[PDB]
Primary citation: Zhao et al., Sci Adv (2023), "Regulation of translation by ribosomal RNA pseudouridylation". An RNA structure (25S rRNA, nucleotides 1443 to 2360) from Saccharomyces cerevisiae, in which 781 nucleotides are resolved. NCBI's taxonomy places the organism under Eukaryota, saccharomyceta, Saccharomycotina, Saccharomycetaceae, Saccharomyces. It was solved by electron microscopy to 2.62 A. Among the 77 different proteins in the entry, which are not shown, are 60S ribosomal protein L42-A, 60S ribosomal protein L27-A and 40S ribosomal protein S12. Rfam match: Eukaryotic large subunit ribosomal RNA. Clan: LSU clan.

Context: one part of a larger RNA, bound to proteins that are not shown
């Protein structure tokens, strides 16, 4: 080239109707309408991994296996803003330099080792460097985690496309200088409290010792928050042939700071058997219970400031009005074996007992240095300056990753609304998202998936293969056997809807100075 | 001589009520009687085997006391076990509970022992020889020699008579080994003959199952014998069920079909 205009574009429920734009619309846009992912999602973020696929604006030769006015295509341009998010910083498992030993050598082993491996004070003088005193330090490179540890940001706005990063408001850490107020002492380095401790401060050097970092899994129980549910009432909407004081739907409060709040633990008083307090769950008490009074750690709650001036709802007033302006409200409650999370005190389980280091503080210690009208000191307030580099768009997949692709494959992980329900099942629904996967007619055979089927009921088949049947839940009943746990939901039999009712099963408030 | 007042949903029951329907869609065990096997739970042949294979728990056995055992590396002042010590490491079989695990150390390992001890390397001695050389004797390990051991590898017979009819063969006799297969089990997933035979399941059974055992060619940690529970093993039979079949019929979606666009292999 025949094959051949064939085989094929048939999985993910699914489209319509109209107007615009255009040379041309099944496929682009917009409205309407039917759907569908059903919150372990067909939403909203993110890790690898891509690189600009993000956004505008012009464009459709060529890709989107149909088209194409559309696009993750083409062209050309915009766009990623951080002392507080990350990484850098540590250490894990482990990797790897020196020293030093192998090895012909590339290179091997080793990570403290058989090494002479060294930085850290206060100073001293104020010729001035850090040289001139004294004094501490046993260790011995560095690499190693964007999920382990880690110092610190929030909320509201704002962009075609950027925000915990810009704007405004408000905060807060570190590193540095540094004053003024307070506080400390003329018994020099604070005072109260029986005490557990308090507190705006309230010296403390080598050294050392503690502690935090820093730590399993289930299981039930209390508690917080966020959602879900509900009641009044202040607004908007929607339904009103009829009902419905209806239905839907705003009513919010961020880091940070001040009071303040707690189990658990602790203290003081008292001496308990006639034991007593006590948990859902059995432990406490003369090595001090119960009971009366305290003390803390502030998980969290609560007011308040922040902060209503922000956001939300609406209502009038005017529509190149840049662009708006005015005003109103934006409250007060329940509730619970719910949902999810975070947390306590506890409790099971183990020949399993469930990381480190950076880094911070705190306590013995008593080095030194310090009291006039302040001489120091200041982990108390309040104030000044700085916070450097890199990343920051976008997808995360039934189209941005990998699988020769715009592949029914595969690829970590957070949030998760209402009803039915044991239930994150399975079905429908709301918020948000999609509506995409070549269509049009037609309804031959064979096929793929999905079902039904008299009367028989495995006679089919190597072989009950597939397919029926049973199936929640409440009551009854449950062999053999058995290693005494089990079998076992053995086998096998009843009841389940609606509607009125009727029984129980609670919490808090409540007496004889 | 203690009653206002709030609440929330589980259980129980009765009465009515209906085309006897009601876990009304959804959701959701089929169950008995046994046999083989592997105790279970648990892994694997990515992509044709999930099993009885693997591993397990329990068992018994081996080595070893650190100047060690195992195992590693070209060497190494080097390394796992080991940040460790017999209640450990380390190498092996069997594979869970019961019940037991017989004989056999001839062979083939492995293991003690030892200058009485044969074979006996290079160095080293000693004798000839001019020397290169030759020859001798001494000779360490191993090997031979002797023990031990089988939960080490493994292995565990034949033949001819014999008991009141017919049979068998308690018994005897003989050859023979290292010991002659023990308790057990069974035509078993191990039995050729074989579809053994006998009962039982059926109308009918080369299948199941119970028994029987001269078992070609079971058989004891190469583990025997059983065994509750579990099992997407494997096998038989019963009950329920069904379009598996008798014997098919319809129906629904998508294809197929024919159109607009798109548009290939294979093979020749």
């Nucleotide at each position: 080239g025949g094959u051949a205009g064939u085989a094929g574009c048939a999985a993910a429920u699914a489209u319509u109707c109209a107007a615009a734009u255009g040379a041309g619309a099944a496929c682009u846009u917009u409205g309407a309408a039917g759907a569908c992912u059903g919150a372990a999602g067909u939403g909203g973020g993110g890790a690898a991994a891509g690189g600009u696929u993000c956004c505008a604006c012009g464009u459709c030769a060529a890709c989107a296996g149909c088209a194409g006015u559309u696009g993750g295509a083409c062209g050309u341009g915009g766009g990623u803003u951080a002392g507080u998010c990350g990484a850098u910083c540590c250490u894990a498992a482990g990797a790897g330099a020196u020293g030093g030993g192998g090895a012909a050598g590339c290179u091997c082993c080793g990570u403290u080792u058989c090494a002479a491996a060294g930085g850290c004070c206060u100073g001293a003088u104020u010729u001035u460097a850090u040289g001139c005193a004294g004094g501490c330090c046993a260790c011995c490179a560095u690499c190693g985690a964007a999920a382990g540890g880690g110092a610190a940001u929030c909320c509201g706005g704002u962009u075609a496309a950027g925000a915990u990063u810009c704007c405004g408001g408000a905060a807060c850490c570190u590193g540095g200088a540094u004053a003024u107020g307070g506080a400390u002492u003329c018994u020099u380095c604070a005072c109260g409290g029986u005490a557990a401790c308090g507190u705006a401060a309230c010296u403390g050097a080598a050294u050392g010792u503690g502690g935090a970092g820093a730590c399993g899994u289930c299981g039930g129980c209390g508690c917080g928050a966020g959602c879900c549910c509900u009641g009044g009432g202040a607004g908007g909407a929607g339904u009103u042939a009829u009902c419905u004081u209806u239905u839907c739907u705003u009513c919010u409060u961020a880091a940070c700071a001040g009071c303040u709040u707690a189990u658990c633990a602790c203290c003081c008083c008292g001496g308990a058997a006639u034991u007593g307090g006590u948990u859902u769950a059995u432990c406490c008490g003369g090595a001090g219970a119960u009971g009366g009074g305290g003390u803390c750690u502030u998980a969290u709650g609560g007011c308040u400031g922040g902060a209503a001036g922000a956001g939300g709802c609406c209502a009038g007033c005017a529509c190149c009005u840049u662009u708006g302006c005015u005003g109103g409200c934006u409250c007060c409650g329940g509730u619970g074996c719910g949902c999810u999370u975070g947390u306590g005190a506890c409790g099971g389980c183990c020949c399993g007992u469930g990381a480190a280091a950076a880094u911070c503080c705190a306590c013995a210690g008593g080095a030194a240095g310090g009291a006039a009208u302040a001489g120091u000191u200041u982990u108390c307030a309040u104030g000044c300056c700085a916070g450097g580099u890199c990343g920051u768009a976008c997808u995360g997949a039934u189209a941005a990753c990998c699988g020769c692709a715009g592949c029914a494959g595969g690829u970590c992980u957070c949030c998760a609304a209402g009803g039915u329900g044991a239930a994150c099942a399975g079905c429908c629904u709301c918020u948000a998202g999609u509506u995409g996967a070549u269509a049009g007619a037609a309804u031959a055979a064979u096929g793929u998936a999905g079902a039904u089927a008299a009367g028989g009921g495995a006679a089919g088949u190597c072989g009950g293969c597939a397919a029926a049947a049973u199936a929640g839940a409440u009551c009854c009943g449950u062999a053999a056997c058995u290693u005494c746990g089990g079998g076992a939901u053995a086998a096998g039999g009843a009841u389940u809807g609606g509607c009125u009712c009727u029984a129980a099963g609670g919490g808090u408030c409540g007496g004889g100075u | 001589a203690c009653g206002a007042u709030c609440a929330a949903c589980u259980u129980a029951g009765a009465a009515c009520u209906g085309g006897u329907a009601c876990g009304g869609a959804c959701a959701a065990g089929g169950g008995g009687a046994a046999u083989c096997u592997g105790a279970c739970u648990g892994u694997c042949u990515a992509a044709u085997u999930a099993a009885a294979a693997c591993a397990u728990a329990g068992c018994a056995u081996u080595g070893c006391g650190a100047u060690g055992g195992u195992c590693a590396g070209a060497a190494a002042g080097u390394g796992a076990u080991g940040u460790u010590g017999a209640c450990g490491c380390a190498a092996u079989g069997u594979g869970a509970u019961u019940u037991c695990u017989g004989c056999c150390c001839a062979g083939u390992g492995c293991u003690c022992u030892g200058a009485a001890u044969g074979u006996c390397a290079a160095a080293g001695u000693g004798a000839a020889g001019a020397a290169a050389u030759u020859c001798a004797a001494c000779c360490a390990a191993g090997c031979g020699c002797g023990g031990g051991u089988a939960a080490a590898c493994g292995g565990c017979g034949g033949g001819a008579g014999u008991a009141a009819c017919u049979a068998u063969g308690a018994c005897u006799c003989u050859c023979u080994u290292a010991a002659g297969g023990u308790a057990g089990c069974c035509a078993a997933a191990u039995g050729c003959c074989u579809c053994g035979u006998c009962a039982u399941c059926u109308a009918a059974u080369u299948a199941g199952u119970g028994a029987c055992g001269c078992g070609c060619a079971u058989g004891a940690a190469u583990g025997g014998a059983u065994u509750a529970a579990c099992g997407a093993g494997a096998u038989u039979c019963c009950c329920a069920c069904u379009g598996u079949c008798c014997c098919u019929a319809u129906c629904u979606a998508c294809u197929a079909u024919c159109u607009a666009g798109c548009g290939a292999a294979a093979c020749c």